Source information: Shown are 143 nucleotides from a PDB entry: RNA (sgRNA) with a sequence from Alicyclobacillus acidoterrestris, together with DNA. The PDB entry is titled "Crystal structure of AacC2c1-sgRNA-extended non-target DNA ternary complex".

Context: bound to proteins that are not shown
RNA sequence: GGUCUAGAGGACAGAAU
RNA sequence: UCAACGGGUGUGCCAAUGGCCACUUUCCAGGUGGCAAAGCCCGUUGAGCUUCUC
RNA sequence: GAAGUGGCACCAGAACCGGAGGACAAAGUC
DNA sequence: GACTTTGTCCTCCGGTTCTGGAACCACA
DNA sequence: TGTGGTTCTT
DNA sequence: TTTT
Numbered sequence: 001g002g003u004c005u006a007g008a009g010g011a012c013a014g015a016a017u
Numbered sequence: 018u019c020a021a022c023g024g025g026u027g028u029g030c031c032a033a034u035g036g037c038c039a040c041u042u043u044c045c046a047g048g049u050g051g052c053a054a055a056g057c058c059c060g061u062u063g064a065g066c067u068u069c070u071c
Numbered sequence: 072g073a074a075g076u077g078g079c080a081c082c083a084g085a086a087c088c089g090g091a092g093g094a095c096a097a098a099g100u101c
Numbered sequence: 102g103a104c105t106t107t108g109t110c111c112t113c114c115g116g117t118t119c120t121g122g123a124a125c126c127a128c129a
Numbered sequence: 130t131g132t133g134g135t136t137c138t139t
Numbered sequence: 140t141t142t143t
């Protein structure tokens, strides 16, 4: 960066090791 | 991730369920008993790995 | 050349009464 | 893999009822 | 802050 | 109902 809010040490998938 | 030396091994878990022998009629599982050395961490010193900076 | 080769949690004791899993055999089922 | 009935053994989860003192006065 | 018997308590 |  894609999906989804609660906007968090965010969460799912992913890629990476 | 090895071995040397020193120290320590409360209850356990994190891929974390110990090993050998003997018995359990039989070979497996499981159980029972015995034996043994350790296997385990921690610290220091070496190696070797695996990433950083010039 | 320096670093890195371990981390974590811990409130117990005895007895008791329950609740339910697990395994085996038969039979019947998605 | 998932589900039920019969019996009988080993195990585990849940909860209960007790507990894991404190303090005073005569001792000699 | 001793021990050992004693009370401690609604 | 809660779990998956």
Stems, first nucleotide, its partner, number of pairs: 002012003005008001019063008027081005036052006067074003082121020122137007

Protein in the same entry: CRISPR-associated endonuclease C2c1. The structure was determined by X-ray crystallography at 3.75 angstrom resolution and released in 2017.